[PDB]
Context: bound to proteins that are not shown
DNA sequence: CGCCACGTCGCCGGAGGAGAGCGATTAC
DNA sequence: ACGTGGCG
C1' cells in the first nucleotide's frame, strides 16, 4: 500500500415533473404626419403595451394523464 | 474576388437513484 | 467553432 462496512460534512453525473421568460408572425390602442376647429378619417405602420399562434425542417398511430425528433 | 469583423439563449424550484473526495474510525 | 453579408 489495496479491500470491506458505518458515521458526519462537501461536489459531480443521469431520468422525471413544473414555472417565468426571451425571439418572431398577425391584430389592437397609443406616439409621428397629413385632411380637418376639433372629433373623426386616410396613410406611416419606427418605438412600446396587450391578445393569439410558431418555437430544431419534420414525423407518427396510440386519438390521447397522446408519442418520438438537438450524443454511443 | 478577397478580406475580416460579427455575432450566437437565460434565469429558478421540487425530488429520486448514482458517483466520488475529506475526517474519525474497526479490521483483514 | 464556425457560418456568411459588405466593403474595398
Nucleotide at each position: 500500500g489495496g479491500u470491506a462496512a458505518u458515521c458526519g460534512c462537501u461536489c459531480u453525473c443521469c431520468u422525471c415533473c413544473g414555472g417565468c421568460g426571451a425571439u418572431u408572425u398577425u391584430a389592437g390602442u397609443a406616439c409621428c404626419u397629413g385632411a380637418g376647429a376639433a372629433a373623426u378619417c386616410a396613410g406611416a405602420u419606427c418605438u412600446a403595451c396587450u391578445a393569439a399562434a410558431a418555437c430544431a425542417a419534420g414525423g407518427c398511430u396510440u386519438u390521447a394523464u397522446g408519442c418520438c425528433g438537438a450524443a454511443a
Molecule: sgRNA